[PDB]
RNA sequence: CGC
RNA sequence: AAUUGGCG
RNA sequence: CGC
RNA sequence: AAUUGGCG
Numbered sequence: 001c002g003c
Numbered sequence: 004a005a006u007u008g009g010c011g
Numbered sequence: 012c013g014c
Numbered sequence: 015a016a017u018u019g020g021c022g
Base pairs, nucleotide, nucleotide: 001022002021003020004018005017006016007015009014010013011012
Other pairs, nucleotide, nucleotide, family: none
C1' cells in the first nucleotide's frame, strides 16, 4: 500500500 | 470484516 | 443499505 | 474517512  | 463519525 |  | 482485527 491493496483486498 | 467490525466499529465510529460524515454524506445520500 | 450505499459511498 | 479514521481506528482495530485478518490476509496478500